[PDB]
Context: one part of a larger RNA, bound to proteins that are not shown
């Protein structure tokens, strides 16, 4: 450039009309209406971004149209903290680690320290106030650490001892409350274009906190919590702990909440003067106890409470209290009292989303705490207060079609691979509920009645009368049931993104290993898990609840024992053989000693042959002939092999080729499915064999009841599609 000015413009919550500003308005602004969410699609904190906030100014470009708007550019401004998070002081899960030990190097294991919140540790509320920041800053009124100084003073002082600190689930029942309606009164506005409304009227407020003091519902407490002594076997040694023990003096301890005060403050529905309006209020300034009433009552709270129950439920060297050593005896520690010193960092802003994770201004997900009001067992359901919001293209027309949805004459599954999807059952009281069972189930089985209003009974939940309508669990939410069979027992787990099941896991079972420097597993190791455990442990393999069983076969291959022999490395063992050569040989030949290069026979281990045992080890578990008062089959028998030849049970099955086997039940009709036959191609007993209450979003057949699944489609609603503006692609040529 093509497609093509075409798909789409990101969810069916919804927009409308005036006024204003402007060069320009369906799209910003204000105003009056409507719709929506309201266990949110409202309010606050987190992770997280990192200026996105706030005010003024712009419209290259980015917002799926516009745009005077915006989280988008430009510039300024904006985060104030002894009590919030943090730093800090402690520990856990865990990193790292002098020494030590192990390793070619790097480095790996590790004790003594040291870091590390998701935890445990001193201390503050409330109201106002900016165009934006506040438990931070003002204003009221606490509180907590500590340094110096006074006065009364009297035992202080560790990186070491001790005690708190110090905890689990599940579970009522009750004390007391904010929130929040019931009614009374008090206060503010209003008496209402339409019939009744100066009354038993309408609408709205009617509010306040840490903190001091006062008391104290309830728990735990009288089997003893604080303390008072005598001993004194722990590791610093102690006047604490050792809580051990002798006595005997001791009942107080914890607590939520409730008055008061805090509070003549402060907040306040409103009113009242000014501008200004869109003729509705909105900007400021003054002002403004109208209850600190009762009844009910919920989520916190008392409660780390009480009462069970096994699966027996952090850690600290910090905080707290407490006790001594080297040591001090104003050196200090308490106990107030006035004076003053708070370290450093975080503080806008978004935070159920156009600012944070998904390349996006994405229907996605993202802890935690508030969660009104009716209706109701309930935070279901549906409506609605505050509050936030109308999902960043529209506007006309409605053809076929698409994609979800409502209704139906008659027929009720004839549709189809299959009731696949719809329909339909749904509640709350009561009546009455089989078969089988492991006695618990199964069961809400199944199946059927009642349900408004008014009046009257009744404590209520129902009764009884009257009233009304096709219909009174009148709306939303709110089980379809039965009947066999397979499969697996059950509750779970599993292929993130086609497979949720019959698979894996399971509670039981059985073998087998494994005496603690245990068996196992992970390194070359040391070392670590096992285990701060000990065969009523732990580690592996296979089966799978629970009932009846679980049969033959040790030849093959594995594992367990067990050496008589056969055999069989390296190591000793060095017959002997070979080169070299002073010498001998007449000289070759032969050659001794050194120095090589070899080798046998003789010893010699595990292993493997070999000898036994061990199948809930890994596997294995046959043919063929004949043969009965017909026909048929064969209990029977005879014969060849093997390590023995399949027992119980079960059988056209989750296995059966032939095969739509035969027979029987269901059906007007049944290659499926249910009960049987046994000709078992090629079932079979811990790779379990046969059953089995219960239990399944499993597979598979039947029935009821319902239905547009069908006979047969037909009309209505939403979103697209179809003009037209704006903006604008794709694979593909």
């Nucleotide at each position: 450039a093509u497609g093509a000015g075409u798909a789409a413009c990101g969810a069916a919550a919804a927009a409308a009309u005036g006024g204003g500003u402007g060069a320009g308005a369906u799209u910003c602004c204000c105003a009056u209406u409507c719709g929506c969410c309201g266990a949110a699609a409202a309010c606050c904190u987190a992770a997280g971004g990192u200026u996105u906030c706030c005010u003024g100014g712009g419209u290259a470009a980015a917002g799926g149209u516009c745009g005077u708007c915006u989280u988008c550019c430009c510039a300024g401004g904006g985060u104030u903290a002894g009590u919030c998070g943090g730093c800090c002081c402690c520990u856990a899960a865990g990193g790292c680690a002098a020494a030590g030990c192990u390793g070619a190097a790097a480095a790996g294991u590790g004790u003594a320290g040291u870091c590390g919140a998701u935890g445990g540790g001193a201390a503050a509320c409330g109201g106002g106030u900016u165009a934006a920041u506040a438990u931070u800053c003002c204003c009221g009124u606490a509180c907590c650490u500590c340094u110096u100084a006074u006065a009364g003073u009297u035992u202080c002082g560790a990186u070491g001892g001790a005690g708190u600190g110090a905890c689990g689930c599940a579970u009522g029942a009750g004390g007391u409350u904010a929130a929040c309606u019931a009614c009374u009164g008090c206060u503010a506005g209003g008496c209402g274009a339409u019939g009744g409304u100066u009354g038993u009227c309408c609408u709205a407020g009617u509010u306040u906190a840490a903190g001091c003091a006062u008391u104290a519902a309830g728990g735990c407490g009288a089997u003893g919590a604080u303390c008072u002594u005598a001993a004194u076997a722990g590791g610093a040694a102690a006047a604490u702990c050792c809580g051990u023990u002798a006595a005997g003096a001791g009942a107080g301890c914890u607590a939520a909440g409730a008055u008061g005060u805090g509070a003549u403050g402060a907040u306040g529905a409103g009113u009242g003067c000014u501008a200004u309006u869109u003729a509705g209020g909105u900007a400021g300034c003054a002002u403004g106890a109208a209850a600190u009433g009762u009844a009910g009552g919920u989520a916190g709270u008392c409660a780390a409470g009480g009462u069970g129950c096994c699966a027996a439920g952090a850690a600290a060297u910090a905080g707290c209290u407490u006790c001594u050593a080297a040591g001090g005896u104003u050196a200090g520690g308490c106990u107030a009292u006035a004076a003053g010193g708070g370290a450093c960092c975080g503080u806008a802003c978004c935070g159920c989303a156009a600012a944070c994770c998904g390349a996006c201004a994405c229907a996605g997900g993202u802890a935690g705490g508030u969660g009104g009001g009716a209706u109701g067992a309930a935070a279901a359901u549906u409506c609605u207060a505050a509050g936030g919001c109308g999902c960043g293209c529209g506007a006309g027309a409605g053809a076929a079609u698409c994609c979800a949805c409502g209704u139906u004459a008659a027929g009720g599954a004839a549709c189809u691979c299959u009731g696949c999807a719809a329909a339909a059952u749904a509640c709350g009281u009561a009546c009455g509920u089989a078969a089988c069972u492991u006695c618990g189930g199964g069961a809400u089985a199944a199946g059927u009645a009642c349900g408004a209003c008014c009046u009257a009974a009744g404590c209520a939940a129902u009764u009884a009368g009257g009233u009304a309508g096709c219909a009174u669990a009148a709306a939303a939410a709110u089980g379809g049931u039965c009947c066999a069979a397979a499969c697996g027992a059950c509750u779970g787990u599993u292929u993130a993104c086609c497979a949720a099941a019959a698979a894996c896991a399971c509670a039981g079972g059985u073998c087998u290993c494994u005496g603690c420097a245990a068996a196992u597993c992970u390194g070359u190791a040391a070392a670590g898990a096992g285990a701060a455990g000990u065969a009523u442990a732990g580690g592996g393999a296979c089966u799978g609840a629970c009932a009846c069983c679980u049969g033959c076969c040790c030849g093959g291959u594995g594992c367990u024992g067990g050496a008589a022999g056969g055999u069989u490395a390296a190591g000793a063992g060095g017959a002997g053989a070979u080169g070299u050569u002073a010498g001998u040989u007449u000289a070759u030949g032969c050659g001794a000693a050194g120095c090589a290069u070899u080798g046998a026979a003789u010893u010699u281990a595990a292993g493997c042959c070999c000898c036994a045992g061990u199948a809930a080890a890994c596997g294995g578990c046959g043919g063929c002939c004949g043969u009965a008062a017909c026909u048929a089959u064969a209990a029977c028998g005879g014969u060849c092999c093997u390590a023995a030849g399949g027992u119980a049970g079960c059988g056209a099955a989750a296995u059966u080729c032939c095969u739509u086997g035969u027979c029987g039940g269901g059906u007007a009709a049944g290659u499926u499915c249910c009960g049987a036959c046994c000709c078992g191609c090629a079932c079979g007993a811990a790779u379990g064999g046969u059953g089995u209450a219960a239990c399944g979003a499993u597979u598979u057949g039947g029935a009821c009841g319902c239905u547009g699944u069908c006979u047969c489609a037909a009309c209505g609603u939403g979103g697209a599609g179809c003009u037209c503006g704006g903006u604008g692609a794709a694979a593909u040529u």